Entry title: Model of the small subunit RNA based on a 5.5 A cryo-EM map of Triticum aestivum translating 80S ribosome. An RNA structure (60S ribosomal RNA, nucleotides 1 to 636; 5.8S ribosomal RNA, nucleotides 1 to 160) from Triticum aestivum, in which 796 nucleotides are resolved. The 2014 paper behind the entry is "Structures of the Sec61 complex engaged in nascent peptide translocation or membrane insertion". It was solved by cryo-EM to 5.5 A. Among the 80 different proteins in the entry, which are not shown, are 40S ribosomal protein S6, 40S ribosomal protein S19 and 60S ribosomal protein L4. The entry is indexed under eukaryotic ribosome, homology modeling, de novo modeling, ribosomal RNA, rRNA, RNA expansion segments, RIBOSOME. Rfam match: Eukaryotic large subunit ribosomal RNA. The family is grouped with related families in Rfam's "LSU clan". Gene Ontology terms of the family: ribosome and structural constituent of ribosome.
Context: one part of a larger RNA, bound to proteins that are not shown
RNA sequence: GCGCGACCCCAGGUCAGGCGGGACUACCGCUGAGUUUAAGCAUAUAAAUAAGCGGAGGAGAAGAAACUUACAAGGAUUCCCCUAGUAACGGCGAGCGAACCGGGAGCAGCCCAGCUUGAGAAUCGGGCGGCUGUGCCGUCCGAAUUGUAGUCUGGAGAGGCGUCCUCAGCGACGGACCGGGCCCAAGUCCCCUGGAAAGGGGCGCCUGGGAGGGUGAGAGCCCCGUCCGGCCCGGACCCUGUCGCCCCACGAGGCGCCGUCAACGAGUCGGGUUGUUUGGGAAUGCAGCCCAAAUCGGGCGGUAGACUCCGUCCAAGGCUAAAUACAGGCGAGAGACCGAUAGCGAACAAGUACCGCGAGGGAAAGAUGAAAAGGACUUUGAAAAGAGAGUCAAAGAGUGCUUGAAAUUGCCGGGAGGGAAGCGGAUGGGGGCCGGCGAUGCGCCCCGGCCGUAUGCGGAACGGCUCUUGCUGGUCCGCCGCUCGGCUCGGGGCGUGGACUGUUGUCGGCCGCGCCGGCGGCCAAAGCCCGGGGGCUCCGCGCCCCCGGCAGCCGUCGUCGGCACGGCCGGUACCCGCGCGCCGAAAGGCGUGCCCCUCGGGGCACUGCGCUGCAACGCCCUGCGGGCUCCCCAUC
RNA sequence: CGACUCUCGGCAACGGAUAUCUCGGCUCUCGCAUCGAUGAAGAACGUAGCGAAAUGCGAUACCUGGUGUGAAUUGCAGAAUCCCGUGAACCAUCGAGUCUUUGAACGCAAGUUGCGCCCGAGGCCAUCCGGCCGAGGGCACGCCUGCCUGGGCGUCACGC
Numbered sequence: 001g002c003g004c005g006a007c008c009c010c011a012g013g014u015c016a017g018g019c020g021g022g023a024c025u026a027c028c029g030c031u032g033a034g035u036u037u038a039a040g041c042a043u044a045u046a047a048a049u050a051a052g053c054g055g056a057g058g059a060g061a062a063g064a065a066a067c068u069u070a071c072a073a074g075g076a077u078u079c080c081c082c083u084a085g086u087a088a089c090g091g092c093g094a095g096c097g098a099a100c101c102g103g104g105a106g107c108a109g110c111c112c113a114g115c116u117u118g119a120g121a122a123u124c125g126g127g128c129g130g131c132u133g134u135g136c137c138g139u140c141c142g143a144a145u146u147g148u149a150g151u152c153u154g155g156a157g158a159g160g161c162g163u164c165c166u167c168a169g170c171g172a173c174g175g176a177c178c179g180g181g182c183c184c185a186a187g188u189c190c191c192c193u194g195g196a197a198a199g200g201g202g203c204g205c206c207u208g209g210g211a212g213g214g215u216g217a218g219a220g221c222c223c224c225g226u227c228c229g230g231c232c233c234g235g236a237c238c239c240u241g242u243c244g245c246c247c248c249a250c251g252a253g254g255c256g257c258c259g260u261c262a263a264c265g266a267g268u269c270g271g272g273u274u275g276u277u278u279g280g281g282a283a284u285g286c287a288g289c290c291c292a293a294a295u296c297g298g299g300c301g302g303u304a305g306a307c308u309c310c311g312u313c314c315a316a317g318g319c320u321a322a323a324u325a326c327a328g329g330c331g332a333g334a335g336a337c338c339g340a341u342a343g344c345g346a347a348c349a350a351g352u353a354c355c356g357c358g359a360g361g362g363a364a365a366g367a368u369g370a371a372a373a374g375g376a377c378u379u380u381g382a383a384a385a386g387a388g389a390g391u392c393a394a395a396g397a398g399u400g401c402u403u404g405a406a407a408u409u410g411c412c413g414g415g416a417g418g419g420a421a422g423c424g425g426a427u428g429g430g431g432g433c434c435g436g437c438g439a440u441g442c443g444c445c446c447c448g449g450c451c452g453u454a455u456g457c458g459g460a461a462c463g464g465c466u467c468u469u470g471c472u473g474g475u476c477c478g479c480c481g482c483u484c485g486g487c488u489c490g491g492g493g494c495g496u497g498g499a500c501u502g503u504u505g506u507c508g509g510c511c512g513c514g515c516c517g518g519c520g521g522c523c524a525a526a527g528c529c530c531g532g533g534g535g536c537u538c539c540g541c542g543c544c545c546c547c548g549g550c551a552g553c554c555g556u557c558g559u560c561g562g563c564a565c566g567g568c569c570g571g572u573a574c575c576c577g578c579g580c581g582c583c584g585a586a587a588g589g590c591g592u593g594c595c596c597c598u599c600g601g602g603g604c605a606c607u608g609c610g611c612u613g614c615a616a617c618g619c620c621c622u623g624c625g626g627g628c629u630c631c632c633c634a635u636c
Numbered sequence: 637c638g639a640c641u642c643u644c645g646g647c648a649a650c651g652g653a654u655a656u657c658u659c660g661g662c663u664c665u666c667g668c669a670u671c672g673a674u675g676a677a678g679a680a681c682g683u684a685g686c687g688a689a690a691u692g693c694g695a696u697a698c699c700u701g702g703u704g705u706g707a708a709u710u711g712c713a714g715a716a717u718c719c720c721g722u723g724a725a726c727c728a729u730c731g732a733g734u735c736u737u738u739g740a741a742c743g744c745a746a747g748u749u750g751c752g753c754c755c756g757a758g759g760c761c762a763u764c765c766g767g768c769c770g771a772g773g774g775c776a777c778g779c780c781u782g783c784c785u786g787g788g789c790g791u792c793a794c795g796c
Base pairs, nucleotide, nucleotide: 014782017780020777021671027055028054029053030052037044041091067074068073078105079104080103081102089095109319110318111317112265122148123143124142125141126140127139128138129137130136131135157261158260159258160257161256164254165253167251169245170244172242173241174240175239177235178234179233180232181231182230183229187203189202190201191200192199204221205220206210212224213223214222270291271290272289273288274287275286276285298313299312300311329668330667331666332665333664334663335662337661338660354361355360366657367656374401377388378387379386380385402655408649409648410647411646412645414643415642425636426635427634428633429632430631431630432628433627434626436624437623441496442495443494444493445492446491447490448489449487450486451485455481456480457478458477459476460475462473464471502617503616504615506571507570508569509568510567511566512565514563515562516561517560518559519558520557521556530548531547532546533545534544535543536542577611578610579609580608581590582589583588591606592605593604594603595602596601678738679737680736681694682693683692685712686711700732702729703728704727705725709714743751744750752775753774754773755772758769759768760767
């Protein structure tokens, strides 16, 4: 040197204790893309999103204004409604883009720093003893004056004076909340079918319960539950309801009044610049860097700035439920969810098997039956299996297992054919295969069978209506009286003849079909006989041309008239057609007046109702028409 | 001309569709708070009489105490005291437990059942009252608080 305390700084496998990782659904921060969009693409969009990273809780963040406003001002924070699909921003292009107020939900308010314990660090941790113990008390070390305890926190507050009022802390017992346990109605009565009855039928009961599941088929009543109540038990617990003991008071705080004060948080404010982000636009928030304050002060007032006003709060410290969130975890309730290639990757041993060096990728896979009653035994076979049998309600249910589709495969049958060419079908016919086809109709009479009206009686649902009330009209059944009669099933007896479907005759409509006839047009004329003249030929016959009298018959135009047949469709279901006195097998005709013709005949006039399919054959069952598929032939 | 080629039916085989089932999924809604060095999340490897798996568990090993319920568990075996009972049960509850080897993973490493260190008690015999051996469990980073030896004109007093 040693410096009692201590100062400053090291070290204990140090005393009592504490941190990492997970979860990461949801949340609180950080950090941060591009695809995309703009039909391109950078600014912008996507997105202040995904990815990356950290950290808590049952919620978290937020939080009592340095707010919003411009008002007889609102008034912490959150979420919903609205503002808003908007102010704004934007290659003003694409797009991007919220808040304030208003309404509603939910509600709850606070303490430190910064004025003085200075009669005294009154405070706290640790060791130690005791204790009824998230603590309390005594004792001793130590912490801390570079400041513990603290009045007081801006809404304020500390002083003073004067009055009232108000308090710290306990038992015990309920409720509140949470978890269990436990209990809480009624048929297994008869019959049938079935393997079974929960099914059907008969007959019951209970129901604050007829939700569901289980059970050998749709079970309220078989069981469990369900419903509505009851009875326990154990937690958690200051949320409040009881009670009961200390009254916590002359303290402290609150209130009324008065004074001196009012301390109010710095590299922060604020600003510049840069980047990021914002709707935020002479900078929305944010950050870095640079500059940098004040406290009668400061900040804010959606366009930068000075000036003057006004208004509004009081930062730069901190806590705090609720209303808000929830694709994880745990424990529940449900759905016009899905029904085994669906639903999750996974109904099943699934994040399994498997794949890859790894990061990572990742299936396939449910059902016998009521019960295994999962086929003993016999027989063949080396065995696997088979065949018998046993079992079953069913093996056409044998761990290929309920049902067991398409494709394919096998067998066999049919068609077809081994001399013939294929879009695989359509169209026609035949075979092959199979279902269908008034119960068998009507009128009449006889017997058998049954019933009875009218009218009186007796009981009623009705009507028009009126609708107090009234009058007219009921029908029906019971079933007696008094008189009559009718119907139905079957049989007898007679007449007419009805049953799918195919065929033939016919009337009417529509359309074609061949053939025959008339008149007129085109002055009519070819034409022939008779007559006349001319030309040509000039060899003449003959040829031609024209004109007048004439049987005659012609091509074309127009029109009318008559027959003979058939196809197809339909049978005319209200004015299309037609009958209603008579004769006539029949068809058909039979009034009368009028007028034309005046012959033969004709045209023309004159009543109302009812109403639209006629002849025939087969068979309906024996038997068969037929429909449909394939095939072959025909055809396209 | 059998056959072949084709076609269909009937019966089948094939196949696993269809129907009908569904202790499951799916999605919505509600309630709930509650992990860890006091050794987690996750892994590994073992343990059942007979188990490959899943599930359960950890040398106290398909489980234990305690408690509830009140007789099963079952494929077969088995115990029979555990059946009028402090008590059956792949039981439920599970307050009291063990809870391996690992893992944040902690003595230090780890392609290592690798390599240290420390302590415990029981026995031995005294080359010493020590030597030797035993079984168990610890000994990390991080930093607070209190703690000891002190570094240092860090600062003061006091030194000879």